[PDB]
Context: one part of a larger RNA, bound to proteins that are not shown
RNA sequence: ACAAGCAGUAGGAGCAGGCU
RNA sequence: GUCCUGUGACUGCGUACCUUUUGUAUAAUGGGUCAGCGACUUAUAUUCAGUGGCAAGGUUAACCAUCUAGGGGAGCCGUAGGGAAACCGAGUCUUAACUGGGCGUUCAGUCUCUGGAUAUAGACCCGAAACCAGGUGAUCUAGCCAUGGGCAGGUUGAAGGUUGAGUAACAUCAACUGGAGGACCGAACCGACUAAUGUUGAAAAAUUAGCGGAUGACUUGUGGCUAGGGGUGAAAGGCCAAUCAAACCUGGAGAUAGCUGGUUCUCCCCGAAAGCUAUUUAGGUAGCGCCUCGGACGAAUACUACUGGGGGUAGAGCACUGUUAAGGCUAGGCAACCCUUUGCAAACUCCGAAUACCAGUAAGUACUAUCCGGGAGACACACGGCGGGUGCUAACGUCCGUCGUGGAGAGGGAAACAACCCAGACCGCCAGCUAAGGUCCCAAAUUACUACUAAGUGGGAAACGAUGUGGGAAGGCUCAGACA
RNA sequence: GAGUCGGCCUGCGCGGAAGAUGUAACGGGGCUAAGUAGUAAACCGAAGCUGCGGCAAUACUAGUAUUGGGUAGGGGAGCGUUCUGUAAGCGGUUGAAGGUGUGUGGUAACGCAUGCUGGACGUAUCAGAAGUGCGAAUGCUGAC
Repeated sequence: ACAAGCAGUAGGAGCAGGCU
Repeated sequence: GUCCUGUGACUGCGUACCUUUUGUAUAAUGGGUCAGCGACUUAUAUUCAGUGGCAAGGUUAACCAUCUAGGGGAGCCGUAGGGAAACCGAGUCUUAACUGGGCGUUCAGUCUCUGGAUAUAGACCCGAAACCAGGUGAUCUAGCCAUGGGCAGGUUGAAGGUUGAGUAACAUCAACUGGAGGACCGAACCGACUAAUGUUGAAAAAUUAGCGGAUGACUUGUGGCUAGGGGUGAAAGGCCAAUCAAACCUGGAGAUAGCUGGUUCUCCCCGAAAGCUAUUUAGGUAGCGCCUCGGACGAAUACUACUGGGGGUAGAGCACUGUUAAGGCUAGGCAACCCUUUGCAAACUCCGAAUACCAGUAAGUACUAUCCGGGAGACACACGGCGGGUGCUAACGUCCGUCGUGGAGAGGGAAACAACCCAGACCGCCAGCUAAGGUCCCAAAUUACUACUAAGUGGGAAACGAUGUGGGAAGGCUCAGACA
Repeated sequence: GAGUCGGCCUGCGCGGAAGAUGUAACGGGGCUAAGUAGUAAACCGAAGCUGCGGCAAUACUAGUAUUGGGUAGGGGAGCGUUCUGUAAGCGGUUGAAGGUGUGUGGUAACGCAUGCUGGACGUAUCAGAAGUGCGAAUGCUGAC
C1' cells in the first nucleotide's frame, strides 16, 4: 500500500508522550 | 486540556537556487553532498568629505636625539591676479584706443587621523591560445655512420661454358651444362589491405580470420651522430620519448584577456538606464541625459484657468505642381488649349483644426526648479496602446515618435499567461468596504422581470448561398374576387 | 373566397467549415438558460481603501503630517569573527574553549542563560587593527 507534480506553507482530525 | 512535545489522515495555495538575460519552472549555465580554504588588497601620490589641532598662517623632511619627547625651516600649501611672455599688479590682458570686452579683486587656510574616488603598481579572484631567454631530450621515432646477426622449404632457368653442327671467318642452330634476378610460391622475420570483435578494452591502436613483402631500395642487435625556426623526412607538415603548422623543462611570469565565470553578515533611506553625441566603434568607452549623497538656493518648478503667439499636421480641397474620368469647344492633325462636370497626392495646397509647444497673468496643492561639488550605474531593451516608415496596414518581424507596464513590481482578474485589465506589498490580525472580474457545481457570491437564440449558436473562420427566426417603417395587388 | 407578393431598415441564428498522440476551438462538469440584450435591487471579490496594534524615514511643532515595492547603483546604521590595549584586571578543574540540546531576548546580523559532553583556558567594557563572514567560480583539499 485508490494515490499523481519543487515535497513546503496556511489550516487540521486522529494517535503517542509529557504536564494538568 | 480555549497546554507542551512528536507524528500528520484530509483541504487550500504553491513549477528549486544561482547565473545570464527583453524574458528562465525552464529542456539555458553551474553545483553529487559535507567540512575546511577560496575573490576590491597593500604602498605611494592627487582629490573630495568627516573629525581634530592650530589659524593668516599651517606644517616640518632627511637627519640628530639621553630616540613616540625635543631638536631640525630645507621645503610644501595658504596669503593675488592677469598675461604666451617680458612684465605689470588690485588689477591685468586685449587694441592705436576701447563706449568696451575676458579673467580677477571683495569669502580661511593648513597639518594630522578616518573614509569615498582616482593614478602608478598583478591592483577584485581564477582562466588562455601564444611570445621570449637559458637549459633538457634521437633509450621512441626519422636519416646517417661503424660493427655483428637473420632469412625453413620449394620453383624458374639469364649470361657464360661445353660438344655436335654451321659460317671464308663471323653470325647462327641443337643438346648438355650453368645458376642470374630490387625473379616466382611459401614459413621464420618485417609489414598492415579487408572484416568482425573490442571502444568504462585483455590492449592509450590489440585480437581473430584472411592479407603483402620474404636475397633485398631487405630485416635485425649493439654503439655512435644530427636538436627546436633546429634536426630528420623515397615528402604524410610525417617524425624528433603515448605530445608537433614549431618538442619538453625552467625562467621573464601574476604576459595580456574591451571576454566568460565567480565575488562570502544584517537592517534602514533613495533609486536608474538600455538613450543622444563620438569612437578601427558597434556585446567596449567617453561627455551628455537619467540615479544618489552633500552644499547653496527657495517657488524662479509642476498641474489648471485665462491671455498672447507661431504654425501647415489630421481633415479638407484642387487655387499651384502632378496625376484622372466624361462631355463640350476647337487650334491643329483624332485632338491641344480652354470651359463644365468628376476623382487622387509622403516629397501638391486656395484652406485648416484638435492637441502640443513658447510666453505672460492668477488661485490652490506640492520640497519643485535651478546651481556647485562627491559617488555611480547605464549606453543588448521587451510587450501593449496611439501616430508612422519598412514588411504583405504578415511575424512574439524591423525602425522611429509618444504614453503605459515589464525590466527593477508582489497582490486580484485574464484556465495556466514578464510586458493586457484592476491595483503599487513597512509588519501583525480567524475584522469591515470595494476595483477588475464575477455569483448552477468544481469555486467565494443573485434573485426578480422583459425580450431574443434552438445553432450547444454561445464556446474559431470569409466571399457568397439560403421560404431559419424576431422587430420596424412604407409599398403593390385584392370580396368589382387577390395569392396557390 | 381572404388575404397575398416583393423590396427597405434592423436583432439573433444556418451552411460555407479538412490534420495529424486523446475529447482537446466554454478551463471542466454540465447548461436551452448556467447563452445574448436589458431593467431593478443585492452580494462575492485584492497585499487597493478602512479598522485595530506595532516599527521605521523625513519634516515640522514626545506629538502631528507625509512617507516606507525594488535590480544596477548611491547614502545611512549595525551584528559577529581574530588579534592589541584596557588586563598581573575579571571568570575558570567547585569545570575554559569547543561540541550537542533546551529556554529565552531583539527588526535583523545575532545575544543571553542553562542540561549534557569536554578537560584548560576564556575574557567584559571602551577603543584599536584586520588573512573578518561562502552555496555556487566545469573552484581547491579531504571525507562520504
23S ribosomal RNA, nucleotides 515 to 1245 from Vibrio natriegens: 648 nucleotides with solved positions. Primary citation: Raulf et al., Nucleic Acids Res. (2025), "The structure of the Vibrio natriegens 70S ribosome in complex with the proline-rich antimicrobial peptide Bac5(1-17)". The entry has 28 different proteins, among them 50S ribosomal protein L30, 50S ribosomal protein L17 and 50S ribosomal protein L4. The sample was in a buffer at pH 7.5. Rfam match: Archaeal large subunit ribosomal RNA. For this family Rfam cites "The comparative RNA web (CRW) site: an online database of comparative sequence and structure information for ribosomal, intron, and other RNAs" (Cannone et al., BMC Bioinformatics, 2002). Its family is annotated with ribosome and structural constituent of ribosome in the Gene Ontology. The family has 91 seed sequences and 2,955 matches in Rfam 15.1. The family is grouped with related families in Rfam's "LSU clan".